[PDB]
RNA sequence: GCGAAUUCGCUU
RNA sequence: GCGAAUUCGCUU
Numbered sequence: 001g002c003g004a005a006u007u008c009g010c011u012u
Numbered sequence: 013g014c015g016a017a018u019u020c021g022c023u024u
Base pairs, nucleotide, nucleotide: 001022002021003020004019005018006017007016008015009014010013
C1' cells in the first nucleotide's frame, strides 16, 4: 500500500 | 466520514 476480523471514541 | 487499540491475510 491492497484486504479481513474484533472492539472503543466524535454527532442528538 | 474523522480517529484509536488489538489481531490475521498478500511480497522474498